[PDB]
Parts: sequence; structure tokens; C1' cells
RNA sequence: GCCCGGAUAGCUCAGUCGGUAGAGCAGGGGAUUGAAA
RNA sequence: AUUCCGAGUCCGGGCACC
RNA sequence: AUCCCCGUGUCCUUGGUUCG
Repeated sequence: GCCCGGAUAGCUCAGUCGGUAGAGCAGGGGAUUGAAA
Repeated sequence: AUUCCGAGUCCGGGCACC
Repeated sequence: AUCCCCGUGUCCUUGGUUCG
């Protein structure tokens, strides 16, 4: 050095024959307890 | 067009005398 | 532990395809 491959929140990760972005953990406010997982 | 196309880009499995 | 809510970004940079 060419042939395929991942780049998405604070860190790990998907997408009707485009038009709309998500769980988790980090997280602060409750529900809970006698205070806490 | 964040997604379908074409290159650059970072790190990464298969191809590099006799 | 568990259950309901917050938050945080052009979804890596350029050109095209399209109303985007």
C1' cells in the first nucleotide's frame, strides 16, 4: 500500500420503500423507609 | 438527508522476492 | 433495590440526489 468496516448525549451503543433521534449508566427532583439500598 | 450516493478523515479484521 | 419525570447533539468534514 489497495477490498470491506466503526464514527450518534457525560462513557458504551440502533434506525418506515428518507420526513421522527433512542434505551442503558452518570444524574438531580419525587413515590418508598424508621434512615437507606 | 443524521440516513440514499462520491472522495477526503481516524482507528480497525481478510490480500504483500525466490 | 425499584417505579415515574429533567438534562445533555446539524447523528465525524466536504460536494451532490430531493421540498427537506